[PDB]
């Protein structure tokens, strides 16, 4: 740098029954 997993934090859109779900960017551990 690239990719994949986790976890944190943040702006807008859309959709809904409103439990949720989809998306971008940055940190940061761990593996390649």
């Nucleotide at each position: 740098g690239a990719g994949u997993a986790g976890a944190a934090a943040c702006a807008a859109g859309g959709c809904u029954u409103c439990g949720g779900c989809c998306u971008g960017c940055u940190u940061u551990u761990g593996c390649u």